Annotation: An RNA structure (28S ribosomal RNA, nucleotides 1126 to 2111) from Mus musculus, in which 835 nucleotides are resolved. It comes from the structure "RPL13 (eL13)-mutant 80S ribosome from mouse". It holds a match to the Rfam family "Eukaryotic large subunit ribosomal RNA". The family is grouped with related families in Rfam's "LSU clan". The family has 88 seed sequences and 107,465 matches in Rfam 15.1. NCBI's taxonomy places the organism under Eukaryota, Metazoa, Deuterostomia, Mus, Mus. Released in 2025, the model rests on cryo-EM data to a resolution of 2.46 A. The reconstruction used 235,429 particles.
[PDB]
Context: one part of a larger RNA, bound to proteins that are not shown
RNA sequence: ACCCGUCUUGAAACCCGGACCAAGGAGUCUAACGCGUGCGCGAGUCAGGGGCUCGUCCGAAAGCCGCCGUGGCGCAAUGAAGGUGAAGGGCCCCGCCCGGGGGCCCGAGGUGGGAUCCCGAGGCCUCUCCAGUCCGCCGAGGGCGCACCACCGGCCCGUCUCGCCCGCCGCGCCGGGGAGGUGGAGCACGAGCGUACGCGUUAGGACCCGAAAGAUGGUGAACUAUGCUUGGGCAGGGCGAAGCCAGAGGAAACUCUGGUGGAGGUCCGUAGCGGUCCUGACGUGCAAAUCGGUCGUCCGACCUGGGUAUAGGGGCGAAAGACUAAUCGAACCAUCUAGUAGCUGGUUCCCUCCGAAGUUUCCCUCAGGAUAGCUGGCGCUCUCGCU
RNA sequence: ACGCAGUUUUAUCCGGUAAAGCGAAUGAUUAGAGGUCUUGGGGCAUCUCAACCUAUUCUCAAACUUUAAAUGGGUAAGAAGCCCGGCUCGCUGGCGUGGAGCCGGGCGUGGAAUGCGAGUGCCUAGUGGGCCACUUUUGGGAAGCAGAACUGGCGCUGCGGGAUGAACCGAACGCCGGGUUAAAGCGCCCGAUGCCGACGCUCAUCAGACCCCAGAAAAGGUGUUGGUUGAUAUAGACAGCAGGACCUGCCGAAUCAACUAGCCCUGAAAAUGGAUGGCGCUGGAGCGUCGGGCCCAUACCCGGCCGUCGCCGGCAGUCGGAACGGAACGGGACGGGAGCGUCGGGCCCCGCGGAGCCUACGCCGCGACGAGUAGGAGGGCCGCUGCGGUGAGCCUUGAAGCCUAGGGCGCGGGCCCGGGUGGAGCCGCCGCAGGUGCAGAUCUUGGU
Numbered sequence: 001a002c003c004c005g006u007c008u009u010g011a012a013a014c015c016c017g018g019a020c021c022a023a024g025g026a027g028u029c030u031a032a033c034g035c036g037u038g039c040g041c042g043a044g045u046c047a048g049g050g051g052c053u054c055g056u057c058c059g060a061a062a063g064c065c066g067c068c069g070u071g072g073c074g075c076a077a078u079g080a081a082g083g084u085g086a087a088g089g090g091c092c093c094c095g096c097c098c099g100g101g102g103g104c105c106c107g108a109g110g111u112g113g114g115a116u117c118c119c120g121a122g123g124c125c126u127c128u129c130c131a132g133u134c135c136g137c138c139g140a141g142g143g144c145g146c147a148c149c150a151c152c153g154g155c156c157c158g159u160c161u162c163g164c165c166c167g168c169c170g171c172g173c174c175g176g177g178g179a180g181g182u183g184g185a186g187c188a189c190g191a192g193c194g195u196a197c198g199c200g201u202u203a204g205g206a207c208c209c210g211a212a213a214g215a216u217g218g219u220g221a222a223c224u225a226u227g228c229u230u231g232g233g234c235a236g237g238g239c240g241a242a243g244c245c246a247g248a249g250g251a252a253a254c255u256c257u258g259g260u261g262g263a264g265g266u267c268c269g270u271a272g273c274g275g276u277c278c279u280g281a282c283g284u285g286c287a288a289a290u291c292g293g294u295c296g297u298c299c300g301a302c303c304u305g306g307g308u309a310u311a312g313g314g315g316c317g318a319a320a321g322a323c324u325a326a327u328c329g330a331a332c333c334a335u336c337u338a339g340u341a342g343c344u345g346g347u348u349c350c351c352u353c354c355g356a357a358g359u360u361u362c363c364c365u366c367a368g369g370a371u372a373g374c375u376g377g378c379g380c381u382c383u384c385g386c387u
Numbered sequence: 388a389c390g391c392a393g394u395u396u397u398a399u400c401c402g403g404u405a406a407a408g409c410g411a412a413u414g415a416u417u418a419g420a421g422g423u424c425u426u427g428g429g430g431c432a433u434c435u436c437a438a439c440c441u442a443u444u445c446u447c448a449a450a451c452u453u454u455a456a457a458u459g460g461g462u463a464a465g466a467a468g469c470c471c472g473g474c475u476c477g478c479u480g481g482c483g484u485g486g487a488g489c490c491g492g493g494c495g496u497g498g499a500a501u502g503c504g505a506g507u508g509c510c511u512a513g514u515g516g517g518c519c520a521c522u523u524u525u526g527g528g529a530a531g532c533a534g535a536a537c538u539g540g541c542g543c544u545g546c547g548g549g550a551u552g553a554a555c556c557g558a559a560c561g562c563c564g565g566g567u568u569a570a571a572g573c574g575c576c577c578g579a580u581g582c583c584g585a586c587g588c589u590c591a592u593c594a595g596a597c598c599c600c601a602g603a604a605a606a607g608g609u610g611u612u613g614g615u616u617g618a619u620a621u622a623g624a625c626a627g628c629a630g631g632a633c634c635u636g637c638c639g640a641a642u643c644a645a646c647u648a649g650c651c652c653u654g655a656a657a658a659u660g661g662a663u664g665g666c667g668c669u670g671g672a673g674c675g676u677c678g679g680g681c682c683c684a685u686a687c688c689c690g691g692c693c694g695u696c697g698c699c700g701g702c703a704g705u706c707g708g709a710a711c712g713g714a715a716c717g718g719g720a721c722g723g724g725a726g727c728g729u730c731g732g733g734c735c736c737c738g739c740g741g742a743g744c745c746u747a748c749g750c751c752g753c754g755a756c757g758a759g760u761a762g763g764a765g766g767g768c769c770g771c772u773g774c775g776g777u778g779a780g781c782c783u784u785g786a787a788g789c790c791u792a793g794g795g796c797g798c799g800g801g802c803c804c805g806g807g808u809g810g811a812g813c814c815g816c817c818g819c820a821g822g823u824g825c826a827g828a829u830c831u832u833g834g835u
Base pairs, nucleotide, nucleotide: 003018004017005016019835020834021833022832023831024830029204030203031202032201033200034199035198036197037196038195039194040193041192044073045072046071049068050065051064052063077084078083088106089105090104091103092102093101094100096099109152110151111150112149113148117143118142119141122138123137124136127722128720129719130718132716133715135713154187155186156184157183158182159181160180161179162178164177165176166175167174168172207346208345210343214336215335216334217333218332219331225310226309227308228307229306230305231304232303233302234300236268237267238266239264243260244259245258246257247256248255249254272297273296274295277293278292280291281290312328314324315323349767350766351765352764353763354762359372361370362369363368373514374513376510377509378508379507380506381505382504390503391502392501394500395499396464397463398462399461400460406454407452408451413448414447418443420441421440422439423438425437427436429434430433468494469493470492471491472490473489474488475487476486478485517541518540519539520538522536523535525533526532546557547556548555561692562691563690564689565688566687567686572681573680574666575665576664580679582678584677585676586675587674588673595668606653607652608651610650611649612648613647614646615645616644617643618642619641627637628636629635630634631633693757694756695755696754697753698752700751701750702749725729736740769824771821772820773819774818775817776816777815778814780813781812788808789807790806791805793804794803795802796801
């Protein structure tokens, strides 16, 4: 010093899985994006489709096309569209003083930061002093400033307000300019393309296993349900319906009596059919429904063989959602199908470093997501210091 | 040092909770008192009540307030500053106005303390059930109930102590040796009081015995111990011995009452037999106040080893001459010398020579640090199968596989060698590619 795995705020738990061993067993591949990183070329880049080269082990490879670059992406954006479509500065001159014109020179402006680079007063010194040529080192101060950031200007497209001009094969309901704001995934001396790898998010069976279902075609009435056809079967007893016979009456009416007779979805009760109660036996059984005693019915709406008919949203049902081959509140078989699952279970080697959240907002949202937060990774831009 | 900060200080604002208030507003509310208009009433010229007013008084408020904290929140504490000079404007305008912008120049005592290297981009997993505690706080009688704030913690985390325990107390973790502590302890279980420890309190026929914490209240005791207040008593206390009926005589010095608060006791009843942890403990091993020793943690200090991180870290200078703090040239004058006018001095020498190094993806030095679920990243001379190269690799003088009380290596994943069995293939290194690692899945198949 309690048994692991798992969900959990909390498991050694009277949570769930695990009797034991072997082998198998679960984030893959394709496509599409995004970011990062390696390589090639670079305002371009890429033959991937096709074609040319000896029958082609390798070679289905590799090589070449450039007089195959068609095309893809990039190189231009903006508008719904008609369409339109990205130059800045410095120095001189000017009628006119509201701001615009003219000429040269270059060739995206300015401000503040800004790695690095440049100049550099003054210091450090080769045996000593002086006057020189250097190199280096420390260096206060300045200077040009990469990339990048913030800000201010400028240019293109849309749209709005104001206002004066210009042009001509069309003199126009034509076309083009200015100033000032605003909308744009823009410009403002390109960074992309091809390729490989890693990670992330998805569509696909999609990390692995798992529904209850749905659909399309088929197979079953050898059980059972019901109709039909053709066969087979049901001791012995009780009660005593109608009809018939005789007698006694009474006055007749008609009644009474004793026989005979053998009806009935009649009673007791065998075979048969069924299955009440013991809530008995058995209940890893003899049996995926059986056994014993006791029970219901037993001429009828009776029991039963064979042959026939009805087939799945269908049949059949003296009706229990019963039965339809141990399957029924829609059978069975194969396929669609690896159906979907915000839900349960599992998810396989070691060490090193960093290290959470259960909170915000939205959601037919409350066992789930998106969003911000918390985490990690890759960097990058700088900063201080010392011989 | 570009700047920053879960901190303070110095200035300067913000607030309406705690408290307090109601002879201050809004509400609520108790009691007396003094006066009087009384569209008031009652008993009877009336008089008392009620009403109103005035000055007081008792008690209150989450949805009241004049007042008003503590702890809070914001801003500032310079070079992006301060001070001069000029230019622009279509804005503003009596104006050389104002405001803003722009261009030059000057000023470093760097304008509180302390500590610290900062800034920034992309991509991004898991999570989005929580729970507990001090303090504050809502509902509920309350709850191991439900719901909030702040901070810390558990969850993700082990360690010493609380007997045991998610959260308490202490303290957070690489593998070790020495020393010392924390919280807590030191009769025995059990390390450490086997101190000639100190002062008291307390006896229980249910004693007591340590945060969270695991059981008790009102009310009581002439048990005992303190303390407060009052009173009696020399003329004579309280007792006791008696009488009269509160007084006396006899004994002749403390006594009586009320209250308060420590320990102990009553109050005090539950079900298997049981819990200061147990045994037990009563000149204490109980309670309170204290001392000195001593024992223990993964905490603290010193040392060893491993790794990670940092140092714009060091090494291409492998050299016998080599090395940090200055060297190299030429002009004049000079001194220390070898020489006796030369600064030649990478060339030196009776030795002819001098370890190791530096797979630079290598080697070396110094300092700090090391917990981890979900999750992320890195390294792997960890492992499996196949391919391209390579090992003039291994192998019938014995491959793979299997077994092993053998020898070992590595933190580990694993691996190498010995021995036995076996009988035909196998492995190392540089790259390439996966149907690449099992204890779980009421996992699948087989075996037991």